[PDB]
Solved structure of RNA from Deinococcus radiodurans R1, 708 nucleotides shown. The organism belongs to Deinococcus radiodurans, within Bacteria. The depositors describe the entry as "50S Deinococcus radiodurans ribosome bounded with mycinamicin IV". The entry has 26 different proteins, among them 50S ribosomal protein L13, 50S ribosomal protein L6 and 50S ribosomal protein L20. Keywords: Complex, NPET, Macrolide, A2058, ANTIBIOTIC.

Context: one part of a larger RNA, bound to proteins that are not shown
RNA sequence: ACAAGCAGUCAUGGCACCUUAUGCGUGUUAUGGCGUGCCUAUUGAAGCAUGAGCCGGCGACUUAGACCUGACGUGCGAGCUUAAGUUGAAAAACGGAGGCGGAGCGAAAGCGAGUCCGAAUAGGGCGGCAUUAGUACGUCGGGCUAGACUCGAAACCAGGUGAGCUAAGCAUGACCAGGUUGAAACCCCCGGGGGCGGAGGACCGAACCGGUGCCUGCUGAAACAGUCUCGGAUGAGUUGUGUUUAGGAGUGAAAAGCUAACCGAACCUGGAGAUAGCUAGUUCUCCCCGAAAUGUAUUGAGGUACAGCCUCGGAUGUUGACCAUGUCCUGUAGAGCACUCACAAGGCUAAAACCUUAUGAAACUCCGAAGGGGCACGCGUUUAGUCCGGGAGUGAGGCUGCGAGAGCUAACUUCCGUAGCCGAGAGGGAAACAACCCAGACCAUCAGCUAAGGUCCCUAAAUGAUCGCUCAGUGGUUAAGGAUGUGUCGUCGCAUAGACAGCCAGGAGGUUGGCUUAGAAGCAGCCACCCUUCAAAGAGUGCGUAAUAGCUCACUGGUCGAGUGACGAUGCGCCGAAAAUGAUCGGGGCUCAAGUGAUCUACCGAAGCUAUGGAUUCAACUCGGAGUUGUCUGGUAGGGGAGCGUUCAGUCCGCGGAGAAGCCAUACCGGAAGGAGUGGUGGAGCCGACUGAAGUGCGGAUGCCGGC
Numbered sequence: 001a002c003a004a005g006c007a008g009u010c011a012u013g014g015c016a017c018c019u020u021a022u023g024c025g026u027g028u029u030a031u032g033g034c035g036u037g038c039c040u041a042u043u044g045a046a047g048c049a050u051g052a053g054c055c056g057g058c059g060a061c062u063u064a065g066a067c068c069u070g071a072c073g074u075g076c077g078a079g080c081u082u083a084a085g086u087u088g089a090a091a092a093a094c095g096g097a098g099g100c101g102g103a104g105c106g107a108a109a110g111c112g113a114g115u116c117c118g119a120a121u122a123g124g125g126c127g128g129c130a131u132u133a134g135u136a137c138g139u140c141g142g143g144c145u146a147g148a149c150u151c152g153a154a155a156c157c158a159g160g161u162g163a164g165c166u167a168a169g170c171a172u173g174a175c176c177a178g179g180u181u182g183a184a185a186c187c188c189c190c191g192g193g194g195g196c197g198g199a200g201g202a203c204c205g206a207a208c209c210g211g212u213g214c215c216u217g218c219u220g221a222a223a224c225a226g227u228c229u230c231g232g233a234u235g236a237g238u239u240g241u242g243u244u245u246a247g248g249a250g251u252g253a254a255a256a257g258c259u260a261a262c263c264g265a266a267c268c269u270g271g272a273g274a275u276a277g278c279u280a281g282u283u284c285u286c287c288c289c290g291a292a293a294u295g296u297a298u299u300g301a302g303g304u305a306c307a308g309c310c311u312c313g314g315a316u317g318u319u320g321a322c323c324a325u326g327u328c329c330u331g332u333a334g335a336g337c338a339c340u341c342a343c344a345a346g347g348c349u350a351a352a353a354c355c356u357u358a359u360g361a362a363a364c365u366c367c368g369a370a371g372g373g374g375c376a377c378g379c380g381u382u383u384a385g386u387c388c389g390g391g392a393g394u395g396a397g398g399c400u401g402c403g404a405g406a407g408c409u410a411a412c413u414u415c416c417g418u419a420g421c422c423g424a425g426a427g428g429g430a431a432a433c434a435a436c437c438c439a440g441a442c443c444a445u446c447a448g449c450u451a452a453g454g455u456c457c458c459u460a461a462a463u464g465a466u467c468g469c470u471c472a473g474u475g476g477u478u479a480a481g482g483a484u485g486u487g488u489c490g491u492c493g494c495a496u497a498g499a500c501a502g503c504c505a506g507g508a509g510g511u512u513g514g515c516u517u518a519g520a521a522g523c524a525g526c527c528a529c530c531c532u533u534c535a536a537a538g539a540g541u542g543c544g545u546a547a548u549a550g551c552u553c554a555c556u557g558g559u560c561g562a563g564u565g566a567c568g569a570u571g572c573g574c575c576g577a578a579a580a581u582g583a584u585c586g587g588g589g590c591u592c593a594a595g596u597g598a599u600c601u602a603c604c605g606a607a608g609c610u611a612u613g614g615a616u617u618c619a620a621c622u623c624g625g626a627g628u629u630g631u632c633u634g635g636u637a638g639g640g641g642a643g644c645g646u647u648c649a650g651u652c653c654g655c656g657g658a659g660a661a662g663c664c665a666u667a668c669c670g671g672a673a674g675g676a677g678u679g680g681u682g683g684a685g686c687c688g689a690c691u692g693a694a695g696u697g698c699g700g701a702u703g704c705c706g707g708c
Base pairs, nucleotide, nucleotide: 008034009033010032011031012030013029014028015027016026017025018023020676038051040049053708054707055706056705057704058703063146064145065144067143068142069141070140071139072138073137074136075135076134079100080099081098085094086093087092104111105110115124116123149281150280152278156271157270158269159268160267161266167245168244169243170242171241172240173239174238175237176235178204179203180202181200186195187194188193189192190191208232209231210230213228215226216225247263249259250258251257284643285642286641287640288639289638294307295306296305297304298303308394309393310391311390312389313388314387315386316385320382321381323378325376326375327374328373329372330371334367335365336364340361341360342359345356346355347354397422398421399420400419401418402417403416405414406413427438428437429436442614443613445611447610448609449608453604454603455602456588457587458586464600465599466598467597468596469595475590481575482574485572486571487570488569491566492565493564494563505556508533510531514527515525543550615633618630619629620628621627622626644697646694647693648692649691650690651689652688654686655685662681663680664679665678666677668675669674
């Protein structure tokens, strides 16, 4: 031992225990809620992006210099100080050569508080004025030059080492079972037959040499093999020994092949810590502030320079900022055709032109806002600004909304403007979710009001109230288009002289109508609709065989008994409406609203605001950092500030075999780095304070040594 799980966080309960310890306890535990490892690189990281088995320990911003520059401090100060060295050294003095300040302008001669340009007058730098005081050191921020924060190339060059592998040569030795075939030459019968003979980059096949095809092997039996199969095996053959030829060089029956198991230039040592605009990595804590991904330039685009933005200090002193008034400038939206292009129907006419009417325009404008920018004021609330000096980083942006371009009025597309968020942002909402909506986390509380968003159960909070709307699960996925779906208005007709469907009753007249193809005769079809007889009927609707009949229709009627029919605006809905592992609005479930539109409350609901306590940043206010009041405190690169830990050193204070450091537990203490108390090992050195110097703080580097 019915559990769903970045390993925890808070809370509650159960058990155990009581040596900084009976408590706002220690160990453990059940259940509830909550909760996307770390670093890096990023527009954006839980990522299914990189690194990393784990613990230890080594491991990265240094040094140098009579260097340049700044901040702070000290001595002397209109002056300040040495270097090499010399003499002493348990100690430092001497040493002015020399350096910096003191005058600048000029291209320089050279003038000189003036000077260059120039033929004289206009300027530039400069002194007066603010005469801003300098210089020798120390520390520290930066800069330079040198390995210069650490690791990391592929390469290049030098002098060597290698032919014991392999690529060839040379000298000299050796090896190639067996079987098949039968060239010349030579000799007989007539180039042919016979004999004979024994030739060959000949045949088959062992050694041997070689690797043709599959398979096996693939952390191997083996860093190139094994079984089986295959190539040659008297030749351009195989093989021993000895020996020669090598680095841009050798060798090569030629693959850039071989040259000691990685050859389009071996190996080793060295130059040498080559360079690395590229990657990764860079460790103790707390406070304060806080960016950039823009512009231009670039053998530039993933990098640099200078601006832009950050910070620290000094000075200035509201110069800032929003908002209001006044004023000026603008050519967008819109709107218009007055010019330019275009373009719509006509009249007019040798058609361009012209008129009535009618329109579009990024490169059209008779016009023309809203807004927006500069000035001035502040007639008003606020707190920023400006310059000068030290240090930076950033120069890859991402989304959304609005406005454009490019695109297809595609894109989580690309490029600009602009606002906000994200980057750098936590907290509540949007099931989940950098960007959206709410709201900027100093700390602590088992306190209160709210924002967005919510109030049926999950799940905190009205199964709230009132008038409706939709019976579709619409809600909880589009449209052109359709629909006697349903409410709300609303426009047009014909009715107790009686209409719409609804039943019977009639369907007419020339006319078997002109115009058509071969006949077209309500009823294929181009052209045209008047006229008679009637209470009553259109040369007349869809059907019908190719044509007429045929059952119906538009007006007529006994009956009939009261409303209907039409296009319209709309509110909510239906259809339209097919995708791929298993479904769903986040789920349950909801119309007997938990949907909806309108109103109104009442509460829930955040790290926002309020309460009590508490501490920092700044600033005023008081006494010789303190305390009060206000205020502020999200944070990446970064800048600044206060501090904690380690080694060594000097000087104090001390401790220690009744026991040091080190190691091990621990509920104690400070805001943190940290530091104490007590206990237990240990067995010989060591803590605390002040100061000085550093090889001084590790989780990361496919880091290194080590153990597991």
Method: X-ray crystallography, resolution 3.4 angstrom. The entry became public in 2021. The 2021 paper behind the entry is "Ribosome-binding and anti-microbial studies of the mycinamicins, 16-membered macrolide antibiotics from Micromonospora griseorubida". An Rfam search finds the family "Bacterial large subunit ribosomal RNA" in it. Rfam links the family to the GO terms ribosome and structural constituent of ribosome. The family is grouped with related families in Rfam's "LSU clan".